[PDB]
RNA sequence: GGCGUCAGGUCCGGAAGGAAGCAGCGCC
Numbered sequence: 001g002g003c004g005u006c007a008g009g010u011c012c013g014g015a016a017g018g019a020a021g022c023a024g025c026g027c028c
Stems, first nucleotide, its partner, number of pairs: 001028005010019003
Other pairs, nucleotide, nucleotide, family: 006021tWW006023tHS007021tHS008021tHS009020cWW009021cWS013015tHS013016tHS022024cHS
C1' cells in the first nucleotide's frame, strides 16, 4: 500500500464489556 491478526496500555464507561488500536505478526 492492501487483507486479517494485534501486545503495550489507552479510549468510552460503574464496571464488565466494548472500542479503537497496531506495535509485534502472517500473508507480498

Solved structure of RNA (SRP DOMAIN IV) from Escherichia coli, 28 nucleotides shown. Entry title: NMR STRUCTURE OF THE MOST CONSERVED RNA MOTIF IN SRP RNA. It was solved by solution NMR. The work is reported in "Structure of the most conserved internal loop in SRP RNA" (Schmitz et al., Nat.Struct.Biol., 1999). NCBI's taxonomy places the organism under Bacteria, Pseudomonadota, Gammaproteobacteria, Enterobacteriaceae, Escherichia.